[PDB]
Context: one part of a larger RNA, bound to proteins that are not shown
RNA sequence: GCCCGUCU
RNA sequence: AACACGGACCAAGGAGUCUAGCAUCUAUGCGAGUGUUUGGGUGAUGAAAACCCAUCCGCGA
RNA sequence: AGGUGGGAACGCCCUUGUGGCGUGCACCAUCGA
RNA sequence: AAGAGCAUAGCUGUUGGGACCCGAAAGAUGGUGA
RNA sequence: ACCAUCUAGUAGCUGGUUCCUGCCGAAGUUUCC
RNA sequence: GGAUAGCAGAAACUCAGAUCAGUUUUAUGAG
RNA sequence: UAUGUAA
RNA sequence: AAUGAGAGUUUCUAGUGGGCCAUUUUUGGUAAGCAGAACUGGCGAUGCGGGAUGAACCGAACGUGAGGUUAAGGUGCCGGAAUGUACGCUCAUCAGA
RNA sequence: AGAAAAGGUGUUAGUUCAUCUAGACAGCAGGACGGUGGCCAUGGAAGUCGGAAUCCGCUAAGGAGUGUGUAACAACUCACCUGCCGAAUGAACUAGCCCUGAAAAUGGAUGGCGCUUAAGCGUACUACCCAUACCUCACCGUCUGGGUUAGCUUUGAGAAGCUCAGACGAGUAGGCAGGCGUGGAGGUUUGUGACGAAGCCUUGGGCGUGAGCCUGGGUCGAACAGCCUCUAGUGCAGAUCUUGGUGGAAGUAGC
RNA sequence: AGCGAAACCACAGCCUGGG
RNA sequence: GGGCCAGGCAAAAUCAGC
RNA sequence: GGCAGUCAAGC
RNA sequence: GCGACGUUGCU
RNA sequence: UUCCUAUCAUACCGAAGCAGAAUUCGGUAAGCGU
RNA sequence: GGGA
RNA sequence: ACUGAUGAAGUGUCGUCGCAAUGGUAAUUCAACUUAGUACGAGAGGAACCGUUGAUUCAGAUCAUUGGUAUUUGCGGC
RNA sequence: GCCGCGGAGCUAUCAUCUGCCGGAUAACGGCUGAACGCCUCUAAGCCAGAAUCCGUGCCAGAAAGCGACGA
RNA sequence: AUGUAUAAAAAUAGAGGUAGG
RNA sequence: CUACUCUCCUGUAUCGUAGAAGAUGGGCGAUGGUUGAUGAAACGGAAGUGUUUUAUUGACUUGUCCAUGAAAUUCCAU
RNA sequence: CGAAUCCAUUGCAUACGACUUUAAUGUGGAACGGGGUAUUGUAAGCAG
RNA sequence: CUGCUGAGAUUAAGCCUUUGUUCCCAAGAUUUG
Numbered sequence: 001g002c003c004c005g006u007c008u
Numbered sequence: 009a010a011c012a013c014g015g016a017c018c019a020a021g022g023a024g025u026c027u028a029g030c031a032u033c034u035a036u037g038c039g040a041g042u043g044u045u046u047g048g049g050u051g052a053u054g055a056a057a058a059c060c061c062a063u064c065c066g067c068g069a
Numbered sequence: 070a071g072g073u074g075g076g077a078a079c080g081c082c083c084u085u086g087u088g089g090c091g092u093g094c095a096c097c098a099u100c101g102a
Numbered sequence: 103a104a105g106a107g108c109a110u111a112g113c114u115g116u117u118g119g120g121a122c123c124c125g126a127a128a129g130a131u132g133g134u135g136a
Numbered sequence: 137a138c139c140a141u142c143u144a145g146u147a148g149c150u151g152g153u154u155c156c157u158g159c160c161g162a163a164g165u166u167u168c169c
Numbered sequence: 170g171g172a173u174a175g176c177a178g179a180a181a182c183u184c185a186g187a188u189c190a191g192u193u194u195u196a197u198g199a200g
Numbered sequence: 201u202a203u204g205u206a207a
Numbered sequence: 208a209a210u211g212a213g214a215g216u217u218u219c220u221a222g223u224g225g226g227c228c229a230u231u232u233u234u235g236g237u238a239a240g241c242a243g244a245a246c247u248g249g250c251g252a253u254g255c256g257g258g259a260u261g262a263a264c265c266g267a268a269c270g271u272g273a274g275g276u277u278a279a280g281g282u283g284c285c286g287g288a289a290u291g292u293a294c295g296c297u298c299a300u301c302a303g304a
Numbered sequence: 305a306g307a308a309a310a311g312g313u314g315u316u317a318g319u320u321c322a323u324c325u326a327g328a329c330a331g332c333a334g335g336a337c338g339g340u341g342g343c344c345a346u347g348g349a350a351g352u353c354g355g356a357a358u359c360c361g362c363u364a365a366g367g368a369g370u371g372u373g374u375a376a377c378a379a380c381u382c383a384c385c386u387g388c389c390g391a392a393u394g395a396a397c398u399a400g401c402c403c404u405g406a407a408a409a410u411g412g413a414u415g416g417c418g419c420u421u422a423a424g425c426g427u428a429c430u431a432c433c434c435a436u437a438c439c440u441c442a443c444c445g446u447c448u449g450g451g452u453u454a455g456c457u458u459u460g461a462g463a464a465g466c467u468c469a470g471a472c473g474a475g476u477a478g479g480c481a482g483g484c485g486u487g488g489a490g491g492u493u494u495g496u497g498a499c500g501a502a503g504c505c506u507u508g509g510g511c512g513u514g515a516g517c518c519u520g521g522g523u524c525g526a527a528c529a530g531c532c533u534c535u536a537g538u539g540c541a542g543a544u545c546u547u548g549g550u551g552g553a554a555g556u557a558g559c
Numbered sequence: 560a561g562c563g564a565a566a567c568c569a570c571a572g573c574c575u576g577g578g
Numbered sequence: 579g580g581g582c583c584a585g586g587c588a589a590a591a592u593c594a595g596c
Numbered sequence: 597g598g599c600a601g602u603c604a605a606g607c
Numbered sequence: 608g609c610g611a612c613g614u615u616g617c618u
Numbered sequence: 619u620u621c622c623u624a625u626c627a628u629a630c631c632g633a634a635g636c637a638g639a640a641u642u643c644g645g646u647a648a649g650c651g652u
Numbered sequence: 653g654g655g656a
Numbered sequence: 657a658c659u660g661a662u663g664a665a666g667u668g669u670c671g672u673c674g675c676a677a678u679g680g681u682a683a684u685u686c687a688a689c690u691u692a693g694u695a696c697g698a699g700a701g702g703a704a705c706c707g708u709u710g711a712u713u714c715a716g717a718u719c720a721u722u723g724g725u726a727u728u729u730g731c732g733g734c
Numbered sequence: 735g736c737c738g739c740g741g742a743g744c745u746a747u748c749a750u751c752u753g754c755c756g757g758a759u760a761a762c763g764g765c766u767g768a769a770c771g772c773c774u775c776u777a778a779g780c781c782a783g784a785a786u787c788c789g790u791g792c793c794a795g796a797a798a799g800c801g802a803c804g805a
Numbered sequence: 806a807u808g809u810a811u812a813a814a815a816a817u818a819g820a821g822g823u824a825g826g
Numbered sequence: 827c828u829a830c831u832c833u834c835c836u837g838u839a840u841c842g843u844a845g846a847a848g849a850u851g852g853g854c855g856a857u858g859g860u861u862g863a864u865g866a867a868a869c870g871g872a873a874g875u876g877u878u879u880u881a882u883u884g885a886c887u888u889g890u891c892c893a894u895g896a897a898a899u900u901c902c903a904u
Numbered sequence: 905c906g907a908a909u910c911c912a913u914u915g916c917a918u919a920c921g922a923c924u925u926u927a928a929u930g931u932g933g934a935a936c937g938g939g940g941u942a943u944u945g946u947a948a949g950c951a952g
Numbered sequence: 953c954u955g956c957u958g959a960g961a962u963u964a965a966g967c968c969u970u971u972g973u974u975c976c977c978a979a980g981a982u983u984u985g
Stems, first nucleotide, its partner, number of pairs: 003015004016550006024153001026119006033112006041067003047061003071100005078092002081089002122152002125149001129142002132139003155483006168171002175223002177220003181216002189211002192209005198203001226250004231245002235241001255266003270443007280433003283417003289430001292428004303419001311403002314401010329771001331388005337361001339359001343355001371380002444473009484539001486536008495528002503523004508519004551568002558562002570580001573586005591662005599616004606609002621654002628649001629646006670804004678794004683713001685711005696701001714753003718749001722746001730739005755789004763781003810840001819834003825827001849894006858887002861884003865880005905985001907983004912926001915923001930977001932976005937970004942962003949956004
Other pairs, nucleotide, nucleotide, family: 002579cWW004542tWS022543tHS023152tSS023540tWH025121tWS032113cWW039106tSS040068tWS044061cHS046062tWW050058tWW051057tHS069105cHS076095tHS077093tHS080090cWW083088cWW084087tWW084088tHS124150cWH125147tWH128143tWW131140cWW147149tHS151543cSS156514cSS161477tHS162476tWH163175cSS163223tSS163252tHH164251tWS166173cWW167172cWH174224cWH180217cWH186214tSS187210tWH188214cSS197204cWW200201cWW200202cWW222477cSS225251tWS230246cWW254436tSS256279tSS259577tWS259583cSS266278cSS277434tHS277435tWH281288tWS287433cSS290423cWH291429cWW296424cWH297422tWW298420tWS299420tWW304418cWW305306cSS309405tHS310404cWH324391tHS327389tWS327390tWS328392tSS330389tWS331387cWW336383tWS338360cWH339340cHS340368cWH342356tWW342357cWH342368tHS344354cWS348375tSS349353tHS350376cHS350377tWS351369cSS351371cWH351380tWH352372cWH352379tWH360361cHH362366tWW363364tHS363366tWW364385cSS366383tWS367382cWW369370cHS370381cWW373378tHS374376tHS408622cSS409654tWS412575cHS413585tWS414417cHH418423tWS422424cHS455461tHS483515tSS485538cWS497526tWS498526tWS500525tWS500526tHS501525tHS501527tSS502524tWS512514tHS541542cHS553566tHS554565tHH555563tWS557563tHS569581cWW571580tWS590663tHS596657tWS597618cWW604610tWS604611tHS605610tHS623648tWH625627cHS626651cWS626652cWW627650cWW628785cWH629784cSS637700tWW638701tSS646760cSS647785tWS649785cWH664797tHH676677cHS676795tWS676796tHS677795tHS681792cWW682714tWS690706cWH691705tHS693702tHS695702tHS697700tHS717750cWW719745tHS719746tWH721749cWS723744cWW724743cWW726740tWS731960tSS738944tSS742964tWS755756cHS759784tWH761783tHS765775tHS766776tWH766778tWS767777tHS768774tWH769773tWH770772cHS776778cWH808841cWW811839cWW822831cWW823830cWW824828tWH845888tWW846849tHS860885tWW864881tWW888890tHS906984cWS913925cWW914924cWW915917tHS917922cWS928979cHS941963cWW945959tHS947959tHS949957tWW963964tHS979980cHS
């Protein structure tokens, strides 16, 4: 050292 | 904000492509001109290629 | 294929330059049509 | 007010076609069995 | 009721839309219609 | 929903000037 | 003290 | 005038008319909140040190590294740094940070 | 902050008042009287159940009485003094801090531990710790400015190259630019290949910021690549994505 | 004793207080 | 909140109620 | 407890 | 100009 | 189920015209009961 | 006499 | 996860013996005898302490005495 | 097939036995004793004192806490 | 780990030792 | 059981410390110091993880003073 | 060499596990017999 | 109905006892130092 993307 | 929605994993597939029209920008050829390929002629070595071109015609003047 | 102001550039300068002096493209104003 | 255009190619855009992919009850025509 | 065919019926819409680096980089309010 | 303007941008063409400046002075007024 | 104007 | 800095013109062309807060006036307000108009900023697009972890708080806006120096905040241990120096405060039978 | 008005014989500093060796406050000894048991009030009120006065002689002092007290009494007492006693005492206001000024229903907190001339609170001055902040330097990229042809033997002329100096560096919608990789096409490498091409695997090495590329070892067995152009059915993590393969649930559910 | 799924499947598995 | 911060703690491997 | 009136802590 | 604990009116 | 005192009794005291009994008020007290 |  | 029941492992191995850090808790109210017809109180009423014995609830165990079951498919009868 | 008994085991306030104590404290009552030359259950101390709390006792024993002995 | 050197106690508005009884 | 005097108020003290990794010899001073092998004995129970007295044996004896050896690991690498 | 466990055995224990007994020659154990104890209720059959 | 005949039957399978009878026993495997 909060899981990534879509949203809201 | 959290969510929600998708996610078991791995592999291969899988989504702004073709065509016509219009406009911009850029490149090239010629330039008051410009455009061979509807056709014709030609092409013995893929002859559907390349090459040559009459009479109209399109756009502009 | 109209003059007048700019204005790209280029001559001649002599205040070296500056400035003067001449021709002034595109584009823009000005008055012509 | 002393013509700047024509043709080809590329890029982006725009409309038109299946029009980026997939999904969204429909209706018609002709048949099969009830 | 079912079967093909036109059909690749129908979105205002729901999901998805596949390589790297560099440079510039907003508004998120109007003013009418 | 269509506009114009604004913000971000591309070229062309202006002017090296007082042409400007989410700025401060001084002056004129203004209650 | 605030207001807008000019160099 | 000072101070800084090169300004200007159109032509053609994308995205954008959401909001969340914080700022002060502010009238209507009342058991008590509050409701609304205007200004300014942040955030939207922004990571980093503190604030124990937090977007609205305090500093600070970012290429890859080395060496130094600081802001905010801290120096008893967790925790890197004074159980430092000075002067006054406080007894709480869950005081206080 | 919501309670906050107020309370403390809580505390430390103060402000204003008074007296004070003519004896502070306290502490103790004593005096603390007579009209009068004033008038009503009554069973019983003499100061003290009580209602208007509450007047007086006396003094330093006595309140128709300060309560205790008795049925009434009586007595004590201060309030009012005297003596000893040997100095400061008492009254009202301010602000800080401490407690109180209520809120219960699992077990919790200044972040924890713990801390009381603090490791809390208030102020002052010194040291010290660290941000992607500031300074210097190095490297990358970008932008901007200047230089660079009788191409001088400093030769660094792929002028699309070379070179010098400054500033700058997040980035959304969006805009621009340069490159990486895949299948085919023309040209090119007097290109690689059965002494092993492509592929594949690797606890090997190398390059590039990166997409990627080059290579050693093993495997394997027939084709393949670099460069300049042309071309597209050219790049996947995702679409309750399509097909295939395989897991955990499990030898559970169950027959 | 033998045969033997499937649903489902981001990765998961302790509590208190605080965001 | 399961994951964050500060704490309480923390030993394999399993089965039956719940 | 609320309304009207008298005070009067003090500001 | 209000003013605390107090005092006067009914509910 | 359990938790909470703001006690409804039981324990203990304080105050009251509380002789005693009985009763009222107040305090600690939610351990166990109701 | 109230809470889950 | 909550309450049960096995379980390997540092202690050379196994077995007996206690130790105790910690975790939970438990008793409950009622009335009967005097002590009292006493103290007190006009009387009527009527103390309290100690000591003693009970009862109720809860909790913990216990199956001699009492009760229920028959897959003691045990004994006997219809 | 039906009935009487039905041992054991099982069951029961259907039957039966048992259920404790040592300090520290709240209110409260005190003693000593200053602040404040008195006083004062308080300020430092101190006693008694609740069905109160904590330890005794009662239940289990860390399965990574431990000891003595046996071979 | 490069010496693996060091055992009163109590108190702090106090303590230990020194004659001699 | 006292009076007087002294000490504390940091351990920057006390304790040991050289040797070709502590060499090989000689002298002067001493009955001392040091450690090893033990035979031990007294002890030490709150985890006696150890202390003391040591007989006996042995090395080490710098206690002090003189004699030979070390090295080219020829500028740190351990 | 020493122990422990499986299998065996036991019932105080018990869902499986575990726990508790005994166990490779002894007042040892298993299968019967005998006795006590109890539950029912006088047995079969014989004679008058 | 009477006497045999308070006899007979049952009694450990979570009753007790046993000088009675018969039978059994010299144990394989595993783990740990």